[PDB]
Context: one part of a larger RNA, bound to proteins that are not shown
């Protein structure tokens, strides 16, 4: 076991238990019902039908060393501190040197001044405002510098037990077939030519097993198998075909040449090393709570999904009623509308040169 | 030296257009000066750390497109981004509105108020008869409601129903014939109570029919224009109603007046907590003051909580049971924090300080079980 969906949260009945005098206590379950599309990353923007995680344990990611800047906190103070070393060694010693009390020029040089020019009525930069050593802490610079990832590149050495391609030595080709040069004997030629019959056994010859391939179809596709199985298919005395054992080695071999082989790996083989190569790329980035809180703009940029200065955030200092809204006062526009002096476009009506067409 | 089917320049008259025309011109905006009131200085420099430089939708004003696109590019505002909560059925971006916490109070905002579904089957006066309402254009129509105007009418209006219509006339017209006719005009005309030199149905053509115009009957309105409110047709799509969320409404729809409810984490009530200002004085400053804030990603700034080790520790705890494992009950805003009941068999560590291999749920992370 008549009821539809991130399964929970808010009411809630009934039920079973342990208490307690039932007061409605605690528990465990949950009919019925309101409202309800996970998380992360990345995004304008995700329930998304976009990435990620089968689950649990256990490991994993802003660090270290130096110099430099700022802050906070101790010590001293116009002074503050040592460094390598000595040492009885966190003591005491060493003041070598560093930074600080003076700046201006390019410099010589001058000094609270100096520099510009022949010189400043001037103008720039200075005075007049405490430094400096340790501790913790933001950041930055040189290191692998938050962590994990490349294709690739350099060197120094293992592989031709697979596969190419040669070297040397061995071996294999069941059965039928065709009948090439050549030879005898014979016609025949002046000799040759030529011709018959016989013989004969060439040949990248023919059918066709072994033995080599790999053309088609079906199966197989987490198979029997990391290329294979069943019917059919080429070659099958040759540019064949195998056994053993040599040689060719990596920007190199071998290649009847496909960029193909070179240990299931090749537009540059494995292995080890520089080395954590570099990734302006993706992804990931673990405890708590209080304030405040942004851009997606502009300039530049072998830039454009990177960066940098300025604009927006924060936190600290210090300064004017300094900033906002409204009243009132002082301005300059040339849009909106509207308009045709102007620049153009444009339609009727007058007058009308001048044009065309007939015509003198 | 003649002359016009045409075209026409100045100029005067009347009518339009225009980002790149301007003899004209606002609104707002922006710069500057004085005032008051409110504002937690909301300004401005200086230093320390950044982060973004891929934006999106609605309004309004504009280029480009096609007055196409959830389209592209600027200018300015508002919301998302980085803000939940109520409506819009669902529905970042549109309309109310800006979550410090807790409450089985109470009063609005947009939006609703017959059921699903919380509050009016709530009043008064109207339209609408199409499920319009609840999807659309040019057009088309005696649908129906409201204005203001006109024409004719009791001298008989309108509509019914009773009488009058050939001729010149065949008009020729190529006229084939064309009478009024595939076909041209003129467009006059005979007598009437008029009669078309012809409205159409036909035709080798007239034939007929009519009507087009006027007198009798019949006894109250009729005719055709303008302006408007609500309605009709114009209307064809593919899984299955399906162009109100449904139910189903003729008021539970529209207009237009009123009063009443519902409605949000807006706003008030009562209880707590934490930040930042001026002041009451205690200052080792606190509190009744006494104001006001407490949505947030990058990010900045400020305070903790745990975990391993070091000194305090030859010190405290601990076989009358320590770590660890696993249940319960108590506490704090938060990381936790404390007791105790079982396992377990030897270790742990207070306090203040000191240094980090100091906290995992992702990274087709890495090993191991399942």
């Nucleotide at each position: 076991a008549c009821a539809a969906g991130c399964a929970g949260u808010g009411g809630g009945a009934g039920c079973a238990c342990g208490c307690u005098u039932a007061g409605g206590c605690g528990u465990g379950u949950g009919a019925c019902u309101g409202c309800g599309u996970a998380c992360c990353u990345u995004u304008u923007g995700u329930a998304u039908a976009a990435u990620g995680g089968g689950u649990c344990a256990g490991c994993g990611a802003c660090u270290u060393a130096u110099a430099u800047u700022c802050u906070g906190u101790a010590g001293c103070a116009a002074g503050g501190u040592u460094a390598a070393c000595c040492g009885a060694a966190u003591a005491g010693g060493g003041g070598a040197g560093c930074c600080g009390a003076a700046g201006g020029g390019a410099a010589a040089c001058c000094g609270a001044g100096u520099c510009u020019u022949a010189a400043c009525u001037g103008g720039g930069c200075g005075u007049u405002a405490a430094g400096u050593u340790g501790c913790a802490g933001g950041g930055u610079a040189u290191a692998g510098a938050c962590c994990c990832g490349a294709a690739a590149c350099c060197c120094g050495g293992u592989g031709a037990u697979c596969u190419a391609g040669c070297c040397a030595u061995g071996g294999g080709c069941a059965g039928g077939u065709u009948g090439a040069a050549g030879g005898u004997u014979g016609g025949g030629u002046a000799a040759c030519a030529c011709u018959a019959a016989c013989u004969g056994g060439a040949g990248g010859a023919c059918c066709g097993a072994a033995c080599c391939g790999a053309c088609u179809a079906a199966u197989g596709u987490u198979g029997a198998a990391a290329a294979a199985u069943u019917a059919g298919c080429g070659g099958a005395u040759g540019a064949c075909u195998u056994g053993u054992g040599g040689c060719u080695g990596g920007g190199g071999g071998u290649g009847a040449a496909a960029g193909g082989c070179c240990a299931a790996u090749c537009a540059a083989a494995c292995c080890g090393g520089g080395a954590g190569a570099u990734a302006g790329c993706u992804g990931g980035u673990u405890c708590u709570c209080c304030c405040c809180g942004a851009a997606a703009g502009c300039u530049a940029u072998u830039u454009a999904g990177g960066u940098a200065g300025c604009g927006c955030c924060u936190c600290g200092u210090g300064a004017a009623u300094u900033c906002a809204u409204c009243u009132c006062c002082g301005g300059g526009g040339g849009u909106a509308g509207a308009g045709c002096a102007c620049u153009g476009u444009u339609u009727c009506g007058g007058c009308a040169a001048g044009g065309g067409g007939g015509u003198c | 030296a003649c002359u016009u089917a045409c075209c026409a320049a100045c100029c005067c008259g009347a009518u339009g257009c225009a980002a790149a025309c301007u003899g004209c011109g606002a609104a707002u905006a922006c710069c500057g000066g004085a005032g008051a009131a409110u504002g937690u200085u909301a300004u401005c420099a200086c230093g320390g750390g950044a982060g973004a430089c891929a934006c999106a939708c609605g309004g309004c004003g504009g280029g480009u497109g096609c007055u196409a696109a959830c389209g592209u590019c600027c200018g300015u505002c508002g919301u998302g981004a980085a803000g939940a909560g109520g409506g819009a059925a669902a529905c970042a971006a549109c309309c109310c509105a800006g979550a410090c916490c807790g409450c089985c109070a109470g009063c609005u905002a947009a939006g609703g108020u017959c059921c699903c579904a919380a509050a009016g089957u709530c009043a008064u006066g109207g339209u609408u008869a199409a499920g319009u309402g609840g999807g659309a254009a040019a057009c088309g129509a005696u649908g129906u409601g409201g204005g203001a105007a006109g024409g004719c009418c009791c001298a008989g209006a309108c509509a019914g129903c009773c009488a009058g219509g050939a001729u010149g006339u065949u008009g020729g017209c190529u006229u084939a014939g064309a009478a009024g006719c595939a076909g041209c005009c003129a467009u006059c005309a005979u007598u009437u109570a008029a009669a078309g030199a012809a409205a159409g149905c036909g035709u080798a053509a007239u034939a007929g029919c009519u009507c087009a115009c006027u007198g009798g009957u019949c006894g109250a309105g009729u005719c055709g224009g303008c302006c408007u409110g609500c309605g009709c047709g114009g209307a064809a799509g593919a899984u299955g109603u399906a162009a109100c969320g449904g139910g189903g409404c003729u008021a539970a729809a529209c207009c237009a007046u009123g009063c009443a409810c519902c409605g949000a984490a807006g706003c008030u009530g009562c209880g707590g907590c934490a930040g930042c200002g001026a002041c009451g004085c205690u200052u080792a400053u606190g509190c009744g003051u006494u104001g006001u804030u407490g949505g947030g990603u990058a990010g900045g700034g400020g305070a903790g909580c745990g975990u391993u080790c070091u000194g305090u520790a030859a010190g405290c705890c601990u076989g009358c049971g320590a770590a660890g494992g696993u249940g319960u009950g108590c506490u704090g805003u938060g990381a936790g924090g404390c007791a105790u009941g079982c396992u377990g068999g030897a270790g742990g560590u207070a306090u203040c300080a000191g240094a980090a291999g100091u906290g995992c749920g992702a990274a087709u992370g890495c090993u191991g079980a399942c």
Molecule: 23S ribosomal RNA, nucleotides 526 to 1261
Organism: Escherichia coli